[PDB]
The RNA has 16 modelled nucleotides. The work is reported in "NMR Characterization of an Oligonucleotide Model of the MiR-21 Pre-Element" (Chirayil et al., Plos One, 2014). It comes from the structure "oligonucleotide model of miR-21 pre-element". Method: solution-state NMR. The entry became public in 2014. NMR data were recorded at pH 6.7 and 283 K.
RNA sequence: CCGUUGAAUCUCACGG
Numbered sequence: 001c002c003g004u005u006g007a008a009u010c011u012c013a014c015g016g
Stems, first nucleotide, its partner, number of pairs: 001016004006012001
């Protein structure tokens, strides 16, 4: 950075 989505009241997930 791309993504796919878990627990929420927050942007850490997590694979390359």